[PDB]
RNA sequence: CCCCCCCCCCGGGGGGGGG
RNA sequence: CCCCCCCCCCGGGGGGGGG
Numbered sequence: 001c002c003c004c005c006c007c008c009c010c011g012g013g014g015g016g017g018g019g
Numbered sequence: 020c021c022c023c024c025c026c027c028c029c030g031g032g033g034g035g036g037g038g
Stems, first nucleotide, its partner, number of pairs: 001038001004035006011028006019020001
Other pairs, nucleotide, nucleotide, family: 002037cWW003036cWW017022cWW018021cWW
């Protein structure tokens, strides 16, 4: 430095429910 | 139009393992 897992955050798209 | 769930994608950060 590359490849792969787990966790958190963000953004986008789609479906369900409430005002 | 606002708020909230579920699913998929993307990006970032952190921890674990392999070359």